[PDB]
Context: bound to proteins that are not shown
Molecule: HMKT-7
Organism: HALOARCULA MARISMORTUI
């Protein structure tokens, strides 16, 4: 490139819940992935 469509680092977190909920680079202007 064609395809594919929403993740992918990094830093802290060892943390007993059952309304959900750190930060933070990149990411539809195209992550993973296939080929």
């Nucleotide at each position: 490139g064609a395809g594919g469509g929403a993740g992918c680092g990094c830093c802290a977190u060892u943390g007993c819940a059952c309304u959900c909920c750190g930060g933070u680079g990149c990411g539809a202007a195209g992550a993973a992935c296939u080929c």